[PDB]
RNA sequence: GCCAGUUCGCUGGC
RNA sequence: GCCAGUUCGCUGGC
Numbered sequence: 001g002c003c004a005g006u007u008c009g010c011u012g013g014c
Numbered sequence: 015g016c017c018a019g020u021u022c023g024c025u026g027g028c
Stems, first nucleotide, its partner, number of pairs: 001028006009020006
C1' cells in the first nucleotide's frame, strides 16, 4: 500500500 | 429496526 471483517459513530435509502 | 456507503481506529489476511 491492498482485501475482508469489525467497535463507537456518521450519511443515503426503507 | 432493515439495506447500503463511509472517517479515524481495531482484528485478520495479502